[PDB]
Context: bound to proteins that are not shown
RNA sequence: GCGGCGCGC
DNA sequence: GTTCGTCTGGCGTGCGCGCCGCTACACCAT
DNA sequence: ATGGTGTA
DNA sequence: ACGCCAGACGAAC
Numbered sequence: 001g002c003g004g005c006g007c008g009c
Numbered sequence: 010g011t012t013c014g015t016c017t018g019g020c021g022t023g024c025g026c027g028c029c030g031c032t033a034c035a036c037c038a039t
Numbered sequence: 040a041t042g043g044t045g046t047a
Numbered sequence: 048a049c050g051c052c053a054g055a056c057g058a059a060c
Base pairs, nucleotide, nucleotide: 001031002030003029004028005027006026007025008024009023010060011059012058013057014056015055016054017053018052019051020050021049033046034045035044036043037042038041039040
Other pairs, nucleotide, nucleotide, family: none
């Protein structure tokens, strides 16, 4: 940094 | 060299935050 | 029990 | 599996 997830409106 | 037109292809609910991780698996030998 | 090496 | 816009590319003056 992308990827796998999760959360608020 | 700039501007305009065309075409082709990519996209099709927005912003705010937080974890973790970047060949694999099975078996045989020490 | 752990590491290495071979195989998918 | 469809439609729309836009970004980019090529042509034209």